[PDB]
Context: one part of a larger RNA, bound to proteins that are not shown
C1' cells in the first nucleotide's frame, strides 16, 4: 500500500506440472496380527447356555509374527520384562446353579538382555537433507571437504538425560601416550574350523554242480586250533535269479573351491569414571484416567476386557491390592509415547532323511499325456487307465482268400509269455465223454445200492523167545590177566564263607567197582559174538469168516414141587324126600298106509 | 266110511315102574377144584454186545477148584465109586423146662431176656507142600477150524471206503 | 440222438488272486528364498520329422559362462572341429512377445491417439 | 508438410525438492 482504485516485498494457506528423484498396489497359505461373526449340534422339548469369543473369515505382515523391560503379582522370612513348556486344575468362579464352560499367583524349567522420547537448565542451532566442485573408492538410496549453493529449522533441529528419574557444585577414591568401536587388515611360509562338490571303488568275477536262457544259487579254496580276500567298507541300488569281493555306492578319509577365526598397521570415532554427602533448580504424556450408562464380551462374579455416547479430573498425585459402600491408614506400581534377539510357531515354499503305514476297488482325486478326457451358461463338478520277455529275437518265408485272418514254418527257457501280451478265478457258458430222465420243478437228508476209482491188509509159537546137532569168524568177555587213561560215585585236604559249622564251588590226594584201548590160561578147550539142524500145538503169529462156551442186558418157552382162603364144586357113599324131564303100557290126534 | 298096519319129530305127568334123574340132609376117592405167592423145581432156546499200550510211573493175588501124606468096618458095582462114626463149637434150628421185659387179647397167645436139660436135625471152622492149558477178579471173547502168502521190482485176497458227484429205491 | 440234469476234461468270456511298484500317506530335520526392475495366473507360437506332456519366448524343446569329457537314438541328417569340445549337469551372462500390474484411452472391437527422436518416400 | 516403418514417452495416488501461481488470508514499505 488493500473505494475490491495499481505495483512491491514478506508469510499463511493452496494449486497445478509428460518437472527432477523416490515409495505405493504382490500374489502365495502352514503358521502369525487385526477385525468381522452364524448356524448344525448339545441341553434328550426349547427360548439365555452351548457350538464359539469357532466354520464361512479376509484386511496386514515375518522368517518367525505378535508380545515384552511393570499403572505387575503379593500379603510372605517376600517376589521381578516378554514367551514357552510342567504342575497348579478340570480349582476359584461362571451356569435356565441346568447341560456344561473355566482361568491365573506361587513352584518347576526352556531362553534370559536390556531400553529409548516426550517433558524445568543443557546456556551462542551446537542441527540435518539434496546440490554443483573435488577426492575416496565402488555398481556405496557413501564417506571427506567445498561453495557456507538452495532448502528444512526456532510453530523448534541437535549434545545431555527418563518414570523403577536426573543435572550441576564442593567433595572423596582411582586413573589418564589411554583404550573401545569399525574400514581397510594375511591372521597361520594356509594356519584352523565348517560346509560343500569329492574321491579311492579295499577285497574271486576264482574252481565243479543245476540252469544246460541265466548264477547272484548250490559244492570248492594249505596253513594261521581248522573260514578264497578285504572290512573304520556285510548301507542301499544297479546287474538274464538271492551279489561285501561285477558295478554305483558304502566306512575312513584325503584331494577342491568356499566361507568363518583378523596377529600386526592404518586411518575412521569416542572416552576417565565407579565413590559419600548435602546444598542448588529435583518437571514426568488430557477430550486422557475416571465415574454414569448401554452394547458385546470374558470364570471375572454390586463390571474381566473393549467399544459408543453424555459428563470429566488431579499433582501427597494417579492406579491397583478378585463384595459395593464412606472413613482412618499401610503395601505396591508410574499409566493416556518407542524399540527389542533367544527360548516359540509352522497341511505353504526350498533341499533332506525315516517308517510296525497303503500296496493299483487301498494309498492322494490322480502310480500313467490327472485337476487331464468329459459334463454345467456358469458356480462348480470329476473318472476309468500300472505288468510281454534276460533281449524285440514283435513272427521272414510258403499256401488260401477279396481281405483283416487262417493254416504251415520261425523266434526264443516258454507264445499254454504274441500286443484281453505275468498269473488267469469266479458268475455264466460251446464242444467232448459218461449215466439217466412223465412226480417235491430242481435241489438237499439219512440207510443201501449198480458202475468206476480206491485205501488197508499179516512171521518168532501149543501144554516154550524150549529139546538138539552145523559152520564162520574173532576176543577190554573167561577162572582170565597185567598196563594205560579218561570219568563216576563216595571219603579226606586246601582257597573261595553269611565271626563258626553246614552248603556250594574249584584244585589236590585215597579207595572201590566200573569203563574203553593195547597186551595176553587153550586165549576159540568145551567160550564169545552171528548164520543152519531136528523135536510138542504149529513154523502160525495177521485178517475175514462159520463155529464154540463164557459174562452183561435181553426175550420166547416148558414145566419138579411145596404153601395159602373157603369151596365139601365135582367123582364117590348115606339116609330120607318127594318127584319139575328120559327109558319104560295102551289112548286118542295126525297124515301116510289096507281091507272093505 | 271105518278098521288093519305102519312114523307119532300131535305124541293125552295117560297109567304103572326106574332114574330115590331132580328135591333134604351128610361124608369123602388118587381126598377133588382154580387161582394167588414163594423156592431153582428143571432147563431148553434164541438176540444184540465184549472198554482194557494193568506200568507204553504200581500186585495178575486173593480166592476156592484139580493132582502126593491117619482110619476102620458098612455099602455098592466089583473098573471106579460108595458109605460110616466118635473128631473140637456158641451151638443156630427141634424138645422140655425154669426165667423175666412186654403184649393182640387174655383159658389163653404173643412175645422178651434168657438160662438149663434134651435129643432130634442143620451149618461153620480143623486142607498145608507142591503142580496144573485149570475156573474166578483186574469194565470176565476167548479156545477150534477154514479162507488168503505184507509176496525183490513185480502182483492178487478179503473188508472197507453217501470221500466230492452219476445209476437204482425206500424214507 | 433232439432236449435236460449231473460230472470232468477242453476251448471262450472275464478279470479275481497271488506276486511286483520312479507313486501316495505319515512323521522328523536343515532352511527363509518375496512383485510397478511388472509377480502369480492366462493367452498364443516355437523341433527336420510331434498331437499332448515337458522344455520355452522371434535368440523361442532352449541359451553365455562354468563343470564333466563322447555323445543323441524311432528313423534320418549333421557332430565327431573330444588339441582348443558332443550330449548332459550347472547357472553368475544376455535374454524374456500378447497380457495380467498396459503404464497413453478402451472392448465379445487385435479399436483409436497424444508428444519426441530416426528410417524411408514426400520432396 | 505427405505417407510408411523403427524407437522413446503419456496411469492413478503420494513423499521431499524444484518451477510457474493464488488468495476483500495476514501484514509490510512504496
Nucleotide at each position: 500500500u488493500u473505494a475490491u482504485a495499481u505495483a512491491c516485498a514478506a508469510c499463511c494457506u493452496c494449486a497445478a506440472c509428460u518437472c527432477a528423484u523416490a515409495u505405493g498396489g504382490g500374489a502365495c497359505u502352514a503358521c502369525c496380527c487385526c477385525c468381522u461373526g452364524a448356524a448344525u449340534u448339545u441341553a434328550a422339548g426349547c427360548a439365555u447356555a452351548u457350538u464359539a469369543a469357532u466354520u464361512a473369515g479376509g484386511g496386514g505382515a515375518g522368517g518367525a509374527a505378535a508380545a515384552g523391560a511393570a499403572a505387575c503379582u503379593a500379603a510372605c522370612a517376600a517376589g521381578g520384562a516378554u514367551u514357552u513348556u510342567c504342575u497348579u486344575a478340570g480349582u476359584a468362579g461362571c451356569g435356565g446353579c441346568g447341560a456344561g464352560c473355566g482361568a491365573a499367583a506361587a513352584g518347576a524349567a526352556a531362553a534370559c538382555a536390556g531400553u529409548u522420547c516426550a517433558g524445568c537448565a543443557c546456556u551462542a542451532a551446537g542441527u540435518c537433507a539434496c546440490u554443483u566442485u573435488g577426492u575416496c573408492u565402488a555398481u556405496a538410496u557413501g564417506g571427506c571437504a567445498a561453495a557456507u549453493g538452495u532448502g528444512a529449522g526456532a510453530u523448534g533441529c541437535a549434545g545431555u538425560g527418563u518414570a523403577u528419574g536426573g543435572a550441576g557444585c564442593g567433595u572423596c577414591a582411582a586413573u589418564a601416550u589411554u583404550c573401545u568401536a569399525g574400514u581397510a587388515u594375511g591372521a597361520g611360509a594356509a594356519a584352523u574350523u565348517a560346509a560343500c562338490g569329492a574321491u579311492u571303488u579295499a577285497a574271486g568275477u576264482c574252481c565243479u554242480u543245476c540252469u544246460u536262457a541265466a548264477a547272484u544259487g548250490a559244492g570248492g579254496c594249505c596253513a594261521u586250533u581248522u573260514a578264497c580276500c578285504c572290512a573304520u567298507a556285510g548301507a542301499g541300488g544297479g546287474u538274464g535269479c538271492c551279489a561285501g569281493g561285477c558295478c554305483c555306492g558304502u566306512a575312513u578319509a584325503a584331494c577342491g573351491u568356499u566361507a568363518a577365526u583378523g596377529a600386526u598397521u592404518a586411518c575412521u570415532a569416542g572416552a576417565u569414571g565407579a565413590u559419600g554427602u548435602u546444598u542448588c533448580c529435583a518437571a514426568a504424556g488430557a477430550g486422557u484416567c475416571g465415574u454414569g450408562u448401554u452394547g458385546c464380551u470374558u470364570g471375572a462374579u454390586a463390571g474381566u476386557g473393549c467399544a459408543g455416547c453424555a459428563c470429566u479430573a488431579a499433582g501427597u498425585g494417579g492406579g491397583u491390592g478378585g463384595u459395593a459402600a464412606a472413613c482412618u491408614c499401610c503395601a505396591u506400581c508410574u499409566a493416556a509415547a518407542a524399540c527389542u534377539a533367544a527360548a516359540u510357531a509352522u497341511a505353504a515354499c526350498c533341499a533332506u532323511g525315516a517308517g510296525a503305514c497303503c500296496g493299483a476297488u487301498a494309498g492322494u482325486a490322480a502310480a500313467c499325456a490327472a485337476g487331464u478326457a468329459c459334463c454345467g451358461u456358469g458356480a462348480g463338478g470329476g473318472a476309468a487307465a500300472g505288468u510281454u520277455g534276460a533281449a524285440a529275437a514283435g513272427a521272414a518265408c510258403u499256401c488260401u482268400g477279396a481281405a483283416u485272418a487262417g493254416a504251415g514254418a520261425g523266434u526264443u527257457a516258454a507264445a499254454c509269455a504274441g500286443u484281453a501280451c505275468g498269473u488267469g478265478a469266479a458268475a455264466c457258458u460251446g464242444c467232448u465223454u459218461a449215466g439217466a430222465g412223465g412226480u417235491u420243478a430242481a435241489g438237499c437228508c439219512c440207510g443201501a445200492u449198480g458202475a468206476a476209482c480206491c485205501u488197508g491188509a499179516a512171521u518168532a509159537u501149543c501144554c516154550g523167545u524150549u529139546a538138539u546137532g552145523g559152520a564162520a569168524a574173532a576176543u577190554u568177555c573167561a577162572u582170565c590177566a597185567u598196563u594205560a587213561a579218561a570219568a563216576u560215585u563216595g571219603u579226606a585236604a586246601u582257597a573261595u564263607u553269611u565271626a563258626a559249622a553246614u552248603a556250594a564251588u574249584a584244585u589236590u590226594a585215597u579207595g572201590a567197582g566200573a569203563a574203553u584201548a593195547g597186551u595176553g590160561u587153550g586165549c576159540a578147550u568145551u567160550u564169545u559174538u552171528u548164520c543152519c539142524a531136528u523135536a510138542u500145538a504149529a513154523g502160525g503169529a495177521c485178517a475175514u469168516u462159520g463155529u464154540a462156551a463164557u459174562c452183561u442186558a435181553u426175550u420166547a418157552g416148558c414145566a419138579u414141587a411145596u404153601a395159602c382162603c373157603a369151596a365139601a364144586u365135582u367123582u364117590a357113599u348115606c339116609a330120607u324126600a318127594a318127584a319139575a324131564u328120559a327109558u319104560a303100557a295102551c289112548u286118542u290126534a295126525u297124515a301116510g298106509u289096507u281091507u272093505a | 266110511u271105518g278098521c288093519a298096519u305102519u312114523u307119532u319129530a300131535a305124541c293125552a305127568c295117560a297109567g304103572a315102574a326106574u332114574a330115590a334123574a331132580u328135591g333134604u340132609u351128610a361124608u369123602u376117592a388118587a381126598u377133588u377144584u382154580g387161582a394167588u405167592a414163594a423156592a431153582g423145581u428143571g432147563c431148553u432156546g434164541a438176540u444184540a454186545g465184549a472198554u482194557u499200550u494193568a506200568u507204553a510211573u504200581g500186585a495178575u493175588u486173593a480166592c476156592a477148584g484139580u493132582g502126593c501124606g491117619u482110619u476102620a468096618a458098612u455099602u455098592u458095582u466089583u473098573c471106579g465109586g460108595a458109605a460110616u462114626u466118635a473128631u473140637a463149637u456158641a451151638a443156630u434150628g427141634g424138645c422140655a423146662u425154669a426165667a423175666u421185659u412186654a403184649u393182640c387179647a387174655u383159658u389163653g397167645a404173643u412175645u422178651u431176656u434168657u438160662g438149663u436139660g434134651u435129643u432130634u436135625a442143620u451149618u461153620a471152622u480143623a486142607u498145608g507142600c507142591a503142580c496144573u492149558u485149570g475156573u474166578a477178579u483186574g469194565a470176565u471173547u476167548a479156545a477150534c477150524a477154514a479162507u488168503g502168502c505184507g509176496a525183490a521190482a513185480g502182483a492178487u485176497u478179503c473188508a472197507g471206503g453217501a470221500u466230492a458227484c452219476c445209476u437204482u429205491c425206500g424214507g | 440222438a433232439a432236449c435236460u440234469c449231473u460230472a470232468a476234461g477242453c476251448g471262450g468270456u472275464g478279470g479275481a488272486u497271488c506276486a511286483c511298484u520312479c507313486g501316495g500317506c505319515u512323521c522328523a530335520u536343515g532352511g527363509g528364498u518375496c512383485g510397478a526392475u511388472g509377480a502369480a495366473g492366462a493367452a498364443c507360437g516355437c523341433a527336420g520329422c510331434a498331437a499332448a506332456c515337458u522344455g520355452u519366448g522371434c535368440g523361442u524343446c532352449a541359451u553365455c559362462g562354468u563343470g564333466u569329457g563322447a555323445a543323441c537314438u524311432g528313423c534320418a541328417g549333421g557332430a565327431c572341429a573330444c588339441a582348443u569340445g558332443a550330449a548332459c549337469a550347472u547357472c553368475g551372462a544376455c535374454a524374456u512377445u500378447u497380457u495380467g500390474a498396459a503404464c497413453g484411452c478402451a472392448u465379445a472391437u487385435c479399436g483409436c491417439a497424444g508428444u519426441c527422436c530416426a528410417u524411408g518416400c514426400u520432396g | 508438410u505427405g505417407c510408411u516403418u523403427g524407437g522413446a514417452c503419456u496411469a492413478c495416488a503420494u513423499a521431499u525438492g524444484g518451477u510457474u501461481g493464488a488468495g476483500g488470508g495476514u501484514u509490510g514499505u512504496a

Source information: Primary citation: Hopes et al., Nucleic Acids Res. (2022), "Ribosome heterogeneity in Drosophila melanogaster gonads through paralog-switching". Solved structure of RNA (28S ribosomal RNA, nucleotides 1 to 783; 5.8S ribosomal RNA, nucleotides 1 to 123; 2S ribosomal RNA, nucleotides 1 to 30) from Drosophila melanogaster, 920 nucleotides shown. The entry has 77 different proteins, among them 60S ribosomal protein L7a, 40S ribosomal protein S30 and 60S ribosomal protein L36. The sample was in a buffer at pH 7.5. It holds a match to the Rfam family "Eukaryotic large subunit ribosomal RNA". Clan: LSU clan. Its family is annotated with structural constituent of ribosome and ribosome in the Gene Ontology. Released in 2021, the model rests on electron microscopy data to a resolution of 3.5 angstrom. The PDB entry is titled "Drosophila melanogaster Testis 80S ribosome".